[PDB]
Molecule: 4.5 S RNA
RNA sequence: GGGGCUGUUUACCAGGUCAGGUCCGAAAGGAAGCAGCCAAGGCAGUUCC
Numbered sequence: 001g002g003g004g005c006u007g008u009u010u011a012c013c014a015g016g017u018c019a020g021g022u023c024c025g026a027a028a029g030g031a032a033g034c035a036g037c038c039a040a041g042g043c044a045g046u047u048c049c
Stems, first nucleotide, its partner, number of pairs: 001049010015038003022031003
């Protein structure tokens, strides 16, 4: 370094989902999407190559 596991950490800055709220539409319905969560990353420990 890579894999696994564990603990910890991370507002937004093209991950996923998206409560709540917002957008467009007469409607039917579309659209974007914060927090959260998940995922991912960071910092370590452990174990395997």